[PDB]
Molecule: SMK box (SAM-III) Riboswitch for RNA
RNA sequence: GUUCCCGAAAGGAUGGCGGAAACGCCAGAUGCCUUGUAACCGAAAGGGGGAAU
Numbered sequence: 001g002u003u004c005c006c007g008a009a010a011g012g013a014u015g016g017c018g019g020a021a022a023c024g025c026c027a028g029a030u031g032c033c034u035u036g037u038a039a040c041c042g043a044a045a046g047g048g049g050g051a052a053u
Base pairs, nucleotide, nucleotide: 001053002052003051004050005049006048009035010034011033012032014027015026016025017024018023040047041046
Other pairs, nucleotide, nucleotide, family: 007037cSS008036tHS013028cWW019021tHS019022tHS031036tWH037038cHS039048tWS042045tHS
């Protein structure tokens, strides 16, 4: 380099399921946007991290 895996908690945009509704659930990473993080790194401001080939 390439492919794969994990990647906070909310709100919004959009799909899907459920529901008369209120609303609940769910999908996606240079996250689609806003904030900005579970883990790991750094003395701090800060920085995502790993695996395979």